[PDB]
C1' cells in the first nucleotide's frame, strides 16, 4: 500500500480487524526495514 467483518456511538467516526508487495537477517518459525 489495498480492503467493507466484529461493535458503541451525540450518528460524526471510534477500537481491532482481512488481503499484499520488496531488500536483508536466519535450523525451521519467521522475522525487521516499511509503501507510485
Nucleotide at each position: 500500500g489495498g480492503u467493507c467483518u466484529c461493535u458503541c456511538u451525540u450518528c460524526g467516526g471510534g477500537g481491532a480487524a482481512c488481503c499484499c508487495a520488496c531488500u536483508g537477517c536466519g535450523a525451521a518459525a519467521g522475522u525487521a526495514g516499511u509503501g507510485u